[PDB]
């Protein structure tokens, strides 16, 4: 450092999904997307190369 396990941590700054809300549309329908969650990362500890 890599694989992997566990505990902890992380508002937004092109991860996924996206309650709720918003947007566009006469409509049918589209579009972006917070929180959450998942993922990812950070800090540790165990284990393997």
């Nucleotide at each position: 450092g890599g694989g992997u396990g566990u505990g902890u941590u992380u508002a937004c700054c092109a991860g996924g999904u996206c309650a709720g809300g918003u947007c566009c549309g006469a409509a049918a329908g589209g579009a972006a997307g917070c929180a959450g969650c998942c993922a990812a990362g950070g800090c540790a500890c165990g284990u393997c190369c």
Method: X-ray crystallography, resolution 2.5 angstrom. The entry became public in 2007. The RNA (4.5 S RNA) has 49 modelled nucleotides. The 2007 paper behind the entry is "A General Strategy to Solve the Phase Problem in RNA Crystallography". Crystals were grown from: 20Mm NaOH-MES pH 5.6, 200mM KCl, 8% Isopropanol, 5mM Cobalt Hexamine, VAPOR DIFFUSION, SITTING DROP, temperature 293K. The PDB entry is titled "Variant 8 of Ribonucleoprotein Core of the E. Coli Signal Recognition Particle".